[PDB]
Context: one part of a larger RNA, bound to proteins that are not shown
């Protein structure tokens, strides 16, 4: 201070029930 | 148009054998018992027994290297089957200068520096430096700073999850334990020790002759000169080889180019339509070829195959504190002694002179 | 050289309950086998061994057995030399 | 009497 | 006599080292109870503490500004001059590369000019071209090579006649786009008809004129002295002699092209038999083994195996065998002889051979010299007659050898051209790499030290 890092939120695992 | 799937594996070879796996297969208890088994490993029940009503949801499970791979079976790879990815962040409002650190490994702002030596630093010295004092780290080993082994650096990410007996804390005691089983103090709860990656290859189902081997069907190509009728000989162009030499050696190229070489009407080159595969085909037969590595192809499962080997296993601090007895289809591997640790008891031990062997 | 046991000065020796690792190691001095009164050679007995003092550095050999801390002291081993002549 | 540059660890000492 | 150690004394206290293993006592993070609310202890419950495995992912270095990538010119808005040639139609194919316009800070063709191969947006030529269409049933016999003919290999495609039936059969689809298969804008890769030019492409960044490397060119004098070998090379091909294959081919795609395999042809043995092989064959036919033209020839041995006809025996072009000793005439040698074995004991021919160990036999040619070569002698270690023996015109990118011709192959090497190397720009790898301030003797160190000691 460069080339960087940090800051969120989708997603889904299993039991269990329906079916 | 249909038919009981096997092997690697364990038995540290192996050959009967092997819980498991394909479809049906609740709960206690019988029981790891009745038997089976190169009576080895290991594998294992039956009779019998004992049981129960819905309504009452989520998380002492994870976040972009976790958790399904998946913003998606796409991109892209192979002829196929099949194999498999990466990838978003201002701010309530773009109304586009509000943010808040600006430290990870790498150059910029800022190199060495008086004729001097350094596994890279410490004591002393100066707001720097020279003088003296020191043979990386790991990992395998009688023994490594070694010229043995692994490592460009930073970040991440990664390899001890199993309780019978037993030692321990509590519960209650000739009885405990939630109808099951111990039991001459037992019994019942807890709480403590046994890690990954890696082959050569087997086996099953399947893709695969658009390379190449060889065949089927159907096309097409092969100047010119000498020459006695002669698609006959012999030479030499395209076309088919790939003999020598050189060049090139992370190329022009994972089979090359530049000189020369061979065949070149013959057992000949080639196009397009089809045929023949892995317990095999093909192969003027070299253990060659079957999509660029075939003493047997590839994908995919079995499978996390086996691996006594070889490379590896990451906070402090205290106390003790090992280098060889036999045996083993064994020596690079195991079983108990010959050792050593923890925790409590009961004893006694040694150094060890003359009586002695 | 041991195989036994007084006394010494000592501390340990087991005896039970669980639990491990280790079994491809060497030199040096005695003392023996092979080998050539060779070998950093093999193959056994006994002993010793394995900071950073000292041997120039170097694994056993000399000295010592191992608390931390301190601009203190005394010490062990070593450190530079020893042996020579033919009227 | 053996093969890279010398002294059996500096330079000298003493006997 | 002095100096001189975790040793011994002093001062103080957290009171006296470790390798595998054993055991004890606590921190560092996540998550739940409980308390405290941006910082924390009580316990309980784990995917709980990484500097390494040629470890995995990702970022960013060393090599390193190296290696590599890229020769026409004047003009001027389009020409002109100078080099080198090979390549236009038809396709299976390849899914708008392509044609206009407009933009090119960036990505895109290792850069620029630019742009047939880069965004964006708009343009993509027809038909008598090429693909797609009658159903059966008879008649024919004497191939094709500019072919009456002939030959052989026994012959791609061809017409004739009858019946039945079809409509709008004025249509659909492509084509002309631009080339593409090897990871690449890749000096390598392929079917088919004619040109070789009036078609087509420029070694399209420059400089240096070191070494040294690859192409090329040129030499006094000797003319293979070079070397394993006339490799390589300018010139040229004249003669000689030998092993193996007959020859025309064929084989380890990617280290072997040859003696190897296959080939006529030569014998052995098995096959009298039928409608998806052999084969629409039939002993002159097929399978199967050996051997390989052709030329002379293929002797012995059936006891074991095999194999046929049955326990007997037959059969080498079946699998395979084919001797020793002793005596006999100067010398040596043994035509004969005598004996042991055994199923019989190598006959033609051949021979220091593709075979010979000793060995570089010996002897002869060939050289000034000949462990090779070539001719001969046989004590053939360990040739031998269809796993053939000998020989043989003529063939060979096989394997050896002698002179002649001619060369930078050498004595002996030197100049020159051109691509690189070198400079300057632009676009910027790779292995490798534990960290590097990196000297040398002489010793040491697991015995070969830039890091240890001591000189330099």
């Nucleotide at each position: 201070a460069c080339c960087a890092a940090a800051g969120c939120u989708a997603g889904c695992u299993c039991a269990a029930c329906a079916u | 148009a249909a038919a009981u799937a096997a092997a690697a594996u364990a038995a540290a070879a192996c050959a009967u054998u092997c819980a498991c796996c394909u479809a049906a297969c609740a709960u206690u208890a019988a029981a790891g018992u009745a038997u089976a088994g190169g009576a080895g490993a290991u594998a294992g029940a039956a009779a019998u027994u004992u049981u129960u009503a819905u309504c009452c949801u989520g998380a002492c499970g994870c976040u972009a290297u976790a958790g399904a791979g998946a913003u998606a079976g796409u991109a892209c790879c192979g002829u196929a089957a099949g194999g498999g990815a990466a990838a978003g962040a201002u701010g309530a409002a773009a109304g586009a200068a509000u943010a808040a650190a600006a430290u990870a490994a790498a150059a910029g702002u800022a190199a060495a520096a008086a004729a001097a030596a350094g596994c890279a630093a410490a004591g002393a010295u100066u707001a720097c430096c020279c003088c003296u004092u020191c043979u990386a780290c790991c990992u395998u080993u009688u023994g490594c700073a070694u010229a043995a082994u692994g490592g460009u650096u930073u970040a991440a990410c990664c390899a001890g999850a199993a309780a019978a007996a037993a030692u321990c804390u509590a519960a209650c005691a000739a009885a405990g334990a939630g109808a099951a089983c111990u039991u001459u103090a037992g019994c019942u709860a807890g709480a403590u020790a046994c890690c990954c990656c890696g082959a050569a290859a087997c086996c099953a189902g399947a893709c695969g002759a658009g390379c190449u081997a060889c065949c089927c069907a159907u096309g097409a190509g092969c100047a010119g000169u000498u020459u006695a009728a002669a698609a006959g000989a012999a030479c030499c162009a395209a076309c088919u080889c790939a003999u020598c030499u050189a060049u090139g050696u992370g190329g022009c190229a994972a089979a090359a180019u530049a000189g020369u070489g061979a065949g070149a009407a013959g057992a000949c080159u080639u196009g397009u339509a089809g045929g023949u595969a892995g317990a095999g085909g093909u192969g003027a037969a070299a253990a060659g070829c079957c999509u660029a590595a075939c003493g047997a192809g590839c994908c995919u499962g079995g499978u996390g195959a086996u691996a006594g080997c070889u490379g590896g296993u990451u906070g402090u601090c205290c106390g003790a504190g090992a280098a060889a007895g036999a045996a083993u289809u064994u020596u690079a591997g195991u079983u108990c002694a010959a050792c050593c640790u923890u925790a409590a008891a009961a004893a006694u031990a040694c150094c060890c002179c003359a009586a002695a062997a | 050289a041991u195989u036994c046991c007084a006394a010494u000065g000592u501390a340990u020796u087991u005896u039970u309950a669980a639990g491990a690792g280790a079994u491809a190691g060497u030199c040096u001095a005695a003392a023996a086998a092979g080998g050539u009164a060779c070998a950093g050679c093999u193959u056994u007995u006994u002993a010793g061994a394995a900071a950073c003092g000292g041997a120039u550095a170097c694994a056993a050999c000399c000295u010592u057995g191992a608390c931390u801390a301190g601009a203190g002291a005394g010490u062990a081993a070593a450190u530079c030399u020893u042996a020579a002549u033919a009227c | 009497a053996c093969a890279u540059a010398a002294u059996c660890c500096c330079a000298a000492a003493a006997a | 006599a002095a100096c001189a150690a975790a040793c011994u004394c002093c001062u103080a206290g957290c009171c006296c080292a470790a390798u595998a293993c054993c055991g004890g006592a606590c921190u560092a993070a996540u998550c739940u109870a409980u308390u405290g609310a941006a910082a924390c202890a009580u316990a309980g419950a784990a995917g709980c503490a990484a500097u390494a495995a040629u470890g995995u992912u990702a970022a960013u270095a060393u090599g390193a500004g190296u290696a590599a990538c890229a020769a026409g010119a004047a003009g001027c808005c389009u020409u002109u001059c100078u080099c080198c040639u090979c390549g236009c139609a038809c396709a299976c194919g390849c899914u708008u590369a392509c044609a206009u316009c407009a933009g090119u800070a960036a990505c895109u063709a290792a850069u620029a000019a630019u742009a047939u191969a880069c965004u964006g947006a708009u343009a993509a030529u027809u038909a008598a071209c090429a693909a797609c269409c009658a159903a059966u049933a008879a008649a024919c016999c004497a191939a094709a090579a500019c072919a009456a003919c002939a030959c052989u290999a026994a012959a791609a495609c061809g017409u004739u006649u009858a019946u039945u039936a079809a409509u709008u059969a004025c249509a659909u689809u492509g084509u002309u786009a631009a080339c593409c298969c090897a990871a690449c804008a890749c000096a390598g890769g392929a079917g088919u008809g004619c040109a070789c030019c009036a078609a087509g492409g420029a070694a399209a960044g420059a400089u240096u004129a070191a070494a040294a490397g690859a192409a090329g060119u040129a030499a006094a004098a000797g003319g293979a002295a070079c070397u394993c070998g006339g490799c390589a090379a300018a010139c040229a091909c004249a003669a000689a002699c030998c092993c193996c294959g007959c020859c025309u081919g064929u084989u380890u795609a990617c280290c072997a092209a040859a003696a190897a395999c296959a080939u006529c042809a030569c014998c052995u043995c098995u096959a009298g038999c039928a409608u998806u092989a052999c084969u629409a064959g039939u002993a002159u036919u097929a399978g199967a083994g050996g051997c390989a033209a052709u030329g002379c020839c293929u002797g012995c041995c059936c006891a074991g195996u095999g194999a046929c006809a049955c326990c007997a025996g037959u059969u080498u072009a079946a699998c395979g065998g084919c001797c020793g000793c002793g005596g006999u005439a100067u010398u040596c040698u043994g035509a004969c002889c005598g004996u042991g074995c055994a199923a019989a004991g190598g006959u033609a021919g051949c021979a220091u051979a593709a075979u010979c160990a000793c060995u570089u036999g010996u002897u002869c040619u060939c050289c000034a010299a000949a462990u090779a070569a070539g001719g001969a002698c046989u004590u053939g270690u360990a040739u031998g007659a269809a796993u053939g023996g000998c020989c043989a015109c003529a063939c060979g990118a096989g394997g050896g050898u002698u002179u002649u011709a001619c060369u930078g192959u050498c004595u002996c090497u030197u100049a020159c051209u051109u691509c690189c190397a070198a400079u300057c720009a632009g676009u910027g790898a790779a292995a490798u790499u534990a960290a590097c301030c990196u000297u040398c003797c002489c010793g040491u160190g697991a015995a070969g030290a830039g890091g240890c000691g001591g000189g330099a």
Solved structure of RNA (16S Ribosomal RNA, nucleotides 1 to 1033) from Sus scrofa domestica, 934 nucleotides shown. The depositors describe the entry as "39S large subunit of the porcine mitochondrial ribosome". An Rfam search finds the family "Archaeal large subunit ribosomal RNA" in it. For this family Rfam cites "The comparative RNA web (CRW) site: an online database of comparative sequence and structure information for ribosomal, intron, and other RNAs" (Cannone et al., BMC Bioinformatics, 2002). Among the 35 different proteins in the entry, which are not shown, are MRPL17, MRPL36 and MRPL13. The sample was in a buffer at pH 7.9. The structure was determined by electron microscopy at 4.9 angstroms resolution and released in 2013.